Notes:
Entry title: High-resolution cryo-electron microscopy structure of the Trypanosoma brucei ribosome. The RNA (ALPHA CHAIN OF THE LARGE RIBOSOMAL SUBUNIT 28S RRNA, nucleotides 1 to 709; 5.8S RRNA CHAIN OF THE LARGE RIBOSOMAL SUBUNIT, nucleotides 1 to 169) from Trypanosoma brucei has 878 modelled nucleotides. Rfam match: Eukaryotic large subunit ribosomal RNA. Clan: LSU clan. The sample was in a buffer at pH 7.2. The 2013 paper behind the entry is "High-Resolution Cryo-Electron Microscopy Structure of the Trypanosoma Brucei Ribosome". Method: cryo-EM, resolution 5.57 angstrom. The entry became public in 2014.
[PDB]
Context: one part of a larger RNA, bound to proteins that are not shown
RNA sequence: CAGACCUGAGUGUGGCAGGACCACCCGCUAAACUUAAGCAUAUUACUCAGCGGAGGAAAAGAAAACAACCGUGAUUCUCUCAGUCAGCGGCGAGCGAAGAGGGAUUCAACUCGUUGCCGAAUCGGGUCUUAUAUGACCUCGAACUGUGGCACCAUUUUUGUGGCCGUUCUUAUAGGGCUGGUGCAGGCGUGGCGGAAUUCAAUUGCAAAGCAAACCCGUUGCUGAACACAUUUACAACCCUUCAUGUGAGUAUUGAGCCAAAGAAGGUGUCAGCCCAUUACAUUCCUUAGCCACGGAGCCUACGCGCCUCCUCAUGUUCGGUCCAAGAGAGUAGCACUGUUUGGGAAUGCAGUGUCAAGCCGGCAGGUAUUUGUCUGCCAAGGUUAAAUAUAGAGUAGGAAGACCGAUAGCGAACAAGUAGCGUGAGCGAAAGUUUGAAAAGUACUUUGGAAAGAGAGUGACAUAGAACCUGAAAUCGUGACAACGACAAUGGAAGUACCUUCAUUUCUUUUUUUUACGGCCAGACCCAACCUCGCCGCGCAAUUUCGGUUCAACAUCCUUCACUGUGCGGGUUUCUCUUUUGAGGUCAUGGGGUGCGUGAGUGGGCGGAAUAAAGGGUCGGUGUGUUGUGUGUGGGUUUUUUCUCUCACUCUCUUCCUCCUUCCCUGUUCGUGCGUCUCGACGCUGGCGAUGGAAAUGGGGUGCCCCC
RNA sequence: AACGUGUCGCGAUGGAUGACUUGGCUUCCUAUUUCGUUGAAGAACGCAGCAAAGUGCGAUAAGUGGUAUCAAUUGCAGAAUCAUUUCAUUGCCCAAUCUUUGAACGCAAACGGCGCAUGGGAGAAGCUCUCUCGAGCCAUCCCCGUGCAUGCCACAUUUCUCAGUGUCG
Numbered sequence: 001c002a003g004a005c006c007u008g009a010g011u012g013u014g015g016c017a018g019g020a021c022c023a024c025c026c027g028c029u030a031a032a033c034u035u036a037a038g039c040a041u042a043u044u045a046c047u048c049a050g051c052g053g054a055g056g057a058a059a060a061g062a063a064a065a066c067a068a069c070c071g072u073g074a075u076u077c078u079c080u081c082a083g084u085c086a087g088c089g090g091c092g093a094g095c096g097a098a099g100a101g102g103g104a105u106u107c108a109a110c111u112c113g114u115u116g117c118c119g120a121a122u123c124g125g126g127u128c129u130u131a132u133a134u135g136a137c138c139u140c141g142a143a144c145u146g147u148g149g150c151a152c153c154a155u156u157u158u159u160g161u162g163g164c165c166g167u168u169c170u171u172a173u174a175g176g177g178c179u180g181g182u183g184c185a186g187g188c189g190u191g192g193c194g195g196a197a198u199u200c201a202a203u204u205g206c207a208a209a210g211c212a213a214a215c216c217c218g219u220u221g222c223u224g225a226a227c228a229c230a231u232u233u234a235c236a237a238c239c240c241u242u243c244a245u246g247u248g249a250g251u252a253u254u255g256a257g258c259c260a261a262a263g264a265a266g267g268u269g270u271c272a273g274c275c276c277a278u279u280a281c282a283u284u285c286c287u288u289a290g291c292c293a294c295g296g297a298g299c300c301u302a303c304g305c306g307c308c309u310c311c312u313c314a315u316g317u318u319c320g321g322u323c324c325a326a327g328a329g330a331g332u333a334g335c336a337c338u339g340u341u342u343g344g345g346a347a348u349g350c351a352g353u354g355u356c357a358a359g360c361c362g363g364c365a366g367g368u369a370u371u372u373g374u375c376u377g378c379c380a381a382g383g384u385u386a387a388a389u390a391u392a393g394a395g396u397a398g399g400a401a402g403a404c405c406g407a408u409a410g411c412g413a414a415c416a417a418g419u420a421g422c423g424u425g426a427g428c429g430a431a432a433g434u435u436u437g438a439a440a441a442g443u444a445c446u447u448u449g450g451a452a453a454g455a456g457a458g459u460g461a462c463a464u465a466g467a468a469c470c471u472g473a474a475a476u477c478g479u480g481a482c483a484a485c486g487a488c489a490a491u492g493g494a495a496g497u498a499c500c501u502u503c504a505u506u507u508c509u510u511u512u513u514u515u516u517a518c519g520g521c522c523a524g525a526c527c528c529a530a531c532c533u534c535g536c537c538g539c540g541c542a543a544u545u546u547c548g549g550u551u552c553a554a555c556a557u558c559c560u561u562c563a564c565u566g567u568g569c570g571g572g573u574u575u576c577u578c579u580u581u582u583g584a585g586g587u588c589a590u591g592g593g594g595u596g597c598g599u600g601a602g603u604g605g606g607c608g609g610a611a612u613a614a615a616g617g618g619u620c621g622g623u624g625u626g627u628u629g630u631g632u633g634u635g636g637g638u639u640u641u642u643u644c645u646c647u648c649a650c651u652c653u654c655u656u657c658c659u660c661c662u663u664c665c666c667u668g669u670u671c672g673u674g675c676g677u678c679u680c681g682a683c684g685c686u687g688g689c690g691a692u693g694g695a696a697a698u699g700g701g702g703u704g705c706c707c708c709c
Numbered sequence: 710a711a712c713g714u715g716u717c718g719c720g721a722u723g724g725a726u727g728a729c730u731u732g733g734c735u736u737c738c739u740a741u742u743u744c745g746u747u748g749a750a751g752a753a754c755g756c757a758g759c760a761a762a763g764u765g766c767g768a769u770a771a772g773u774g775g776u777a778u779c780a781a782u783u784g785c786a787g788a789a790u791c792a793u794u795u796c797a798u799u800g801c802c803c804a805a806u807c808u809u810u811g812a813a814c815g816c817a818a819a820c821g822g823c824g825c826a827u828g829g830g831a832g833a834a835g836c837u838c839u840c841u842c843g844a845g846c847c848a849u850c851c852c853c854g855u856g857c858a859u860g861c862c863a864c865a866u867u868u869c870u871c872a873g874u875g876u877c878g
Stems, first nucleotide, its partner, number of pairs: 005875001007872004011865001016860002019744001024055001026052003039090001065072001076104004087095002109384001123141001125138004168320001171316001174312003180308005185301003189294005200255001202254001204252001209223005228247004234241001257274002259263001266276002334355007363378004398738003404733002421428002433729001442469001445456004477720004485713001492709002496705005502700002505697002515688003522591002526585001528583002535575001537572001538569002541566002544563001548557001605679001608671001610669001614667001617665002621661002624657001626655001631650003635646003751810003754767003758785002773804001775801003778797001815823002824857005830851001835846004
């Protein structure tokens, strides 16, 4: 001695923001159901839900990558790898990738902060000029630093040190002029309107409606007919009869029709190239063309004019400076820890918390922890960046469609539908289609009828089309009609009849139909023969035993007889649907029929063949025996042995004993085929019965009914 | 008588059916990409000759405007209106309108409530003009327009006004 500055107010002044929308995006956040046959880990899912918040897309994006090369070179995205030898994982469930390659798309790439940047910030806001910058001036944002320059790829690292030093700069004079900014143009450029286009309305139509002419088809040729038919009335037995009624050319054919840079595609009164409507017009050499339009609006001015701009000469007579520099991201990186998260594993991230880095012989990375060392690849931690991609459900302007659905479908919703409706509310959230061959021509009128209405009428092809309009299904019911039926389950099977509305088939004076009938057949039934035979059995006789009927009982009559025993005999049943289960003869009744190779030696064959047997033996052969004729066997006895006794067991020939067979061969009989060789034994829609002569009739459909099931 | 049964023709009954089918439903393209506090979306209520709805539209209300085209529209209306200078609820669209709402914002809110600044309007009375009337002018009174919400952001003449024991000597 004195009043700031600084900050925080409040105005004024100019913006902005909200909420939408939110299909897709971008972030954020963040279930459970599930599965694991349980279930907690896991899974689902790093999904749902929630929330924030953008765009036309977003997102991403230019090395602290990949690699391990003979290398690679923003991102994205795609295909790929590989659902893998990467791998995670109750390691199970279940999960699970990258790199490269091929490839699409791309001439995609970019700034600041740490470098001398600096003769009154080179700036910006404002102002004012200039028609914008620029000019200009303030403001006062700004020297707490905006500019310019330079930006670890360079600059030449480095050194050639201004002369060039590389290098950088500064400076002249010199030479050039450049897209843009600003102003001033200029034109095309791009859009909407379109603006526009060929050919039959040809000819005819129950009777030209069609056949035939594979080509013939200008044409030919041919058929086509007042016929026709049924649906109303009158009428009619029932018909007839009669009268009544009835037939909308994008159709048909023809036409030799037309058209073709328009037969894309629609409309139009029953199936349209030419009837109406519509396209064409040619990426490209042929790139339509017209209008209107034009705030341009990624065309182009190879960028016309003006202004503001742009630049080289390493020119330089440069000047300075550069002999050197050399100017790259932190509580982040990192580490612990926790969590969360990852296929990522002794850690893929992230987030929190703590902790917390760079001599810069550095930092980051190099998928088993570490130290430790090399070696290999990059250089993070600020900062921007088409195009190729998405759209995923709820996206909006304008196309293109569909081997989709068909009105209970199909969207919820074809409809005044996300309506109506419903629910307190949250929300929930339906149902609901079409007259007209052409149209209302939407039924005048009459007339009854309160009225509706009706009946008429009237319309219209058609109202079985009258506004419930195409069709008009089924369930359900009236009716008509029924000559249909009923112990009573009910409908049911099966079967046949009745009735039947019934179908379809075939038909007679030489045609069908039901029924007879018929080689060979092609089965089935009757009639007679026999399957043998050793052997008893018996029978007979006598005989014994053996007691019974007669008779009133006994006797006769021991015998009624059963029974026995002996004699004697061989005449006589067994051999059963067992001596075959044998053989044919005609038995003519039954069928639930029946017919067709062929070429042909051949109907070959068929005369013996059979046979009980009588006979005859004979011959040899098979057998029971007596005989043993033995012999063999030997075993037993008070037989060690020898003698003696028992014969027992066998077995030989033998005997041929046979008391016994049989083979053969003769001598009979039979039987048939023979006889003769002709046969023949390897194939009948037909006929006879009665049933139209265009009406029927045989055969098929339906109902009822009865039997049985 | 019966009920049933039956047939069939026909009729009713029902809404099948087919046939249609601007409906659904899918795929694929173009774009001169896509809202709104500059007041969007969504909401509200409104608007026609005669309109319920739908639909359109917004008191400039079934609309105007332009432009393009070139006579309809029709239920009934309407118009002579085609040398037209003009149909079209045509078409397109540039041109405009756009209530009441609304994120919704003066405030507010089951209220068309209510405000606040400003402009503007209209008018008994008054006044004045004494214009005689009359007229004017102007007041109490009412209305309309538009501000006026909030945040954030820049700014202010070259400064707007302040504050503060931050801070200058």